[PDB]
RNA sequence: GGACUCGAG
RNA sequence: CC
RNA sequence: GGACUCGAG
RNA sequence: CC
Numbered sequence: 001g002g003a004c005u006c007g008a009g
Numbered sequence: 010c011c
Numbered sequence: 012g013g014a015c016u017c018g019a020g
Numbered sequence: 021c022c
Stems, first nucleotide, its partner, number of pairs: 001022002004020006010013002
C1' cells in the first nucleotide's frame, strides 16, 4: 500500500 | 452525508 | 441500503 | 489477513 469483519458517526 |  | 470518517482487528 |  491492498482485501475483508465489527463498533460509533 | 445521500 | 450507498459513500465516507474515526475507533478495534 | 496479503